[PDB]
RNA sequence: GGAGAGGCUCUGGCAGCUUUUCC
Numbered sequence: 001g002g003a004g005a006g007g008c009u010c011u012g013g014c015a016g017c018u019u020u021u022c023c
Base pairs, nucleotide, nucleotide: 001023002022003021004020005019006018007017008016009015010013
Other pairs, nucleotide, nucleotide, family: 005018cWW010011tSS011013cSS
C1' cells in the first nucleotide's frame, strides 16, 4: 500500500471503520 476474514456501523460496498489475520 493491498489483501483476506471476523465484528461493527451505514453508505449495503472492490464503502468506511475497527479488530484480527494475512500479505
Solved structure of RNA, 23 nucleotides shown. The 2006 paper behind the entry is "Shape-specific recognition in the structure of the Vts1p SAM domain with RNA". It comes from the structure "Structure of the SRE RNA".